[PDB]
Context: bound to proteins that are not shown
DNA sequence: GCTTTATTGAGGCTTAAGCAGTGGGTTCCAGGTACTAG
DNA sequence: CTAGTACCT
DNA sequence: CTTAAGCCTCAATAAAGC
C1' cells in the first nucleotide's frame, strides 16, 4: 500500500 | 620423392 | 817546422720488437663522374 | 630520355 | 711507451809527407 510503464530478434545448414 | 656443405678484413665489448 | 793523413770514438736517426686462448656484436660492399647501350 | 659500365680516388 | 742493433754523421789524435 496493492498497481505500472519500459525492451529483444527475425535463413542456416 | 628423394638428397645436401660453407666469407675476408677492420672496429668494439667481454671472459680465464 | 808546417800539412795532410789513417785511426779513434760518440750521438742522431732509424728500424724494429712487443702473454695465451676463447665468446660475441657491427659494418664494407666504397664517393661522384663521363661515356655509352636500349 | 633513361639507365648500365668502368674509372680515379 | 721502453730498449737493442745498423748506419751515417760528427770532433780529437799520433805518424808520415814533405
Nucleotide at each position: 500500500a496493492g498497481u505500472c510503464g519500459u525492451g529483444c530478434g527475425u535463413c542456416u545448414a | 620423392g628423394g638428397a645436401g656443405a660453407g666469407g675476408g678484413a677492420a672496429c668494439c665489448c667481454a671472459c680465464u
This is an experimental structure of RNA with a sequence from Human immunodeficiency virus 2, together with DNA, with 94 nucleotides shown. The structure was determined by electron microscopy at 2.8 A resolution and released in 2024. The entry has 16 different proteins, among them DNA-directed RNA polymerase II subunit RPB2, Transcription elongation factor 1 and Transcription elongation factor SPT4. The depositors describe the entry as "Structure of Sen1 bound RNA Polymerase II pre-termination complex". The entry is indexed under RNA Polymerase II, Pol II, termination, Sen1, GENE REGULATION.